Keywords: RIBOSOME. Shown are 571 nucleotides from a PDB entry: RNA (28S ribosomal RNA, nucleotides 10 to 429; 5.8S ribosomal RNA, nucleotides 2 to 157) from Plasmodium falciparum 3D7. The work is reported in "Dynamical features of the Plasmodium falciparum ribosome during translation" (Sun et al., Nucleic Acids Res., 2015). The structure was determined by cryo-electron microscopy at 5.8 angstrom resolution and released in 2015. The source organism's lineage runs through Eukaryota, Apicomplexa, Plasmodiidae, Plasmodium and Plasmodium falciparum. It comes from the structure "Cryo-electron microscopy reconstruction of the Plasmodium falciparum 80S ribosome bound to P/E-tRNA". It holds a match to the Rfam family "Eukaryotic large subunit ribosomal RNA". The family is grouped with related families in Rfam's "LSU clan".
[PDB]
Context: one part of a larger RNA, bound to proteins that are not shown
């Protein structure tokens, strides 16, 4: 390097608010417009999380310095870019929230790697009912890999402390906090008034660490559930609460004393050079293209192009990392000096439904009877039958009769009164 | 039994017409606070079913508007059937089940219920009897690990 429905396993896919990769406009703005604005934005294709993404210096200063990010308040509409027009625009310092470190690679250990891993397999522990899950050394057989696994983080050498560690026997007590179902749960269903029927109105009472809420035939702290209060059981993390001896290996820290001065990521930085971007200006970042480097006395910076030299500060081109932050999604909640049905989500409803449109797609109208209909319109009469009446009939109330509340106005009917 | 000119116009009255006002309101809105992925262990999202009587929301998938189990815990009625002196009947919980065709959708496929191939498969009894052509597996890319082939 092929072939294998060989063995164990993996990725596809959907959903997007906030995240995060590419790709990428134009309407607009300048009273036109063509640079610049819109906008590094809309759409378009990708990828992730419950927060990602950023992050442990190739950092800012020039001070008496500071010292990973984030994010807030701030510099700051200022440095600064711009047909310097219109317009557009950053750092740093400081108050703060918050704060956390780090490790591979190269170096350095050759007593024969001190590793890793499949598959087989084995046992010392704990829970639950039971599935099941937790901890646990031991050994086989396989492979991987020195084209490099593992240790280590200059180096030995003194002395001091810790740190892991294994057996006996002692022992798991009190409580505080956190959050969960869960109970228990105060007085009047008291008069007299008018009522269809009080919770009403009055009068006599009365409970309240409960006079929030709903419900109850009309406005109820005492009609009921709740409600306030508490009294347990739930999650966990704390404080308290006990050790005592035996016992091997192994490790760290520091510390003396000596020897060692050894390392630092390259078609990458860099330059040229185009286009993009930006505050970046005689190029700020990105890319594509030519040419392409230097070893710590190196080579990155010190925001005007350049020689020559300092001087402070840093240690790229390898990769990891919590928090504060955000969250127009999706569910649960708690709300409101928000709407009250032609408002307000497109939707108080059987709405993303009807219904239109080849199709992509557009995309609606649409609540309210009554206290109760386990009060829902009985019978009768006239009626082909619709239905009307009614001396009949619920209901407090039917000109409350189920396209039922109230029931404006436009608009028409009776009657009556004027007119013309 | 008699009396009224009719239309026009105005005007009260007392209605029809019409659905505005009001009154409501199990809805909507924001905003703050919490947690916050789901999938080949076959999702979303579509279809196709399922009620005794059942048409459409809703629920639920051939065990189909409940099963089993829990904690509540006697009704349950439109009809009609059920159950009570606690594993029924009702609710909430919901951890044990079940899990239609599809759909990334993955056998080849697609105005198909079409069409390979390779396992035949499945119960039941405690080493054994009985059943069904009915059930699996077979995608594309990878990785780790194994074969036997090459140069």
């Nucleotide at each position: 390097g092929a072939u294998g429905u060989u063995a164990g396993g993996a990725g596809g896919g959907c959903a997007a608010a906030u995240c995060c990769g590419c790709c990428g406009a134009a309407u607009u703005u300048a009273a036109g417009c063509a640079u610049a604005u819109a906008a590094u934005u809309a759409a378009g294709c990708g990828g992730a999380a419950g927060a990602a993404a950023a992050g442990a210096a190739a950092a800012u200063a020039a001070c008496u310095a500071u010292g990973a990010u984030u994010c807030c308040u701030u510099u700051a509409g200022u440095a600064a870019c711009g047909g310097c027009g219109a317009g557009u625009g950053a750092a740093c310092a400081a108050g703060g929230a918050c704060c956390a470190g780090c490790u591979c690679a190269a170096a350095c250990g050759g007593u024969u790697a001190a590793u890793c891993c499949u598959u087989c397999g084995u046992u010392u522990g704990g829970u639950g009912c039971a599935a099941a899950c937790c901890u646990u050394u031991c050994g086989a057989c396989g492979g991987a890999a020195u084209u490099g696994u593992c240790g280590u983080u200059g180096a030995a050498u003194u002395a001091u402390u810790c740190c892991a560690u294994g057996a006996a026997u002692g022992c798991c007590u009190u409580u505080a906090a956190u959050u969960u179902g869960a109970g228990c749960a105060a007085a009047g269903u008291g008069a007299g008034c008018a009522g269809g029927a009080a919770u009403g109105c009055u009068u006599c009472c009365c409970c309240a660490u409960a006079g929030a809420g709903g419900g109850u035939g009309a406005a109820a702290g005492g009609c009921c559930c709740a409600u306030a209060g508490u009294u347990c059981u739930u999650u966990u993390u704390a404080a308290u609460u006990u050790a005592u001896u035996c016992a091997u290996u192994g490790g760290a820290a520091u510390u003396u004393u000596u020897c060692a001065u050894g390392u630092c990521g390259a078609g990458u930085c860099g330059u040229g050079u185009u286009c993009u971007u930006u505050g970046a200006g005689a190029u700020u970042g990105g890319a594509g293209c030519a040419c392409u480097a230097a070893u710590a006395c190196g080579u990155g910076u010190g925001a005007u192009a350049c020689a020559u030299u300092u001087c402070a500060c840093a240690u790229a081109a390898a990769g990891c990392u919590a928090a504060a932050u955000a969250u127009a999604u999706g569910u649960a909640g708690g709300a409101g000096a928000c709407c009250g049905a032609u408002a307000g989500c497109a939707a108080a409803c059987a709405a993303g439904u009807a219904c239109c449109g080849u199709g992509a797609g557009g995309g609606a109208a649409a609540g309210a009877u009554g206290a109760a209909a386990u009060a829902g319109u009985a019978c009768u009469c006239a009626g082909g039958a619709a239905u009307g009446a009614g001396c009949a009939a619920u209901u407090a109330a039917a000109u409350a009769g189920u396209a039922c509340c109230u029931g404006a106005a436009a608009u028409c009917g009776u009657u009556a009164a004027g007119a013309u | 039994a008699g009396c009224a000119c009719a239309g026009u116009c105005u005007u009260a009255a007392c209605g029809a017409u019409g659905g505005a006002u009001g009154u409501c309101u199990u809805g909507g809105u924001u905003c703050c606070u919490a947690c916050a992925g789901c999938g080949a262990u076959g999702a979303a999202g579509g279809c196709c079913g399922c009620a005794g009587c059942a048409a459409a929301a809703u629920g639920c998938g051939a065990u189909a508007c409940g099963c089993a189990a829990u904690g509540a815990a006697a009704a349950u009625u439109g009809c009609a059937g059920u159950g009570a002196c606690u594993g029924a009947a009702u609710c909430a919980u919901c951890a044990g089940a079940a899990u239609g065709c599809u759909g990334a959708a993955u056998g080849u496929a697609a105005a198909c219920u079409a069409c390979a191939c390779c396992a035949a498969u499945u119960c039941c009894c405690u080493g054994g009897g009985a059943a069904u052509a009915g059930u699996g597996g077979u995608a594309c890319u990878c990785c780790u690990a194994c074969a036997g082939a090459a140069a």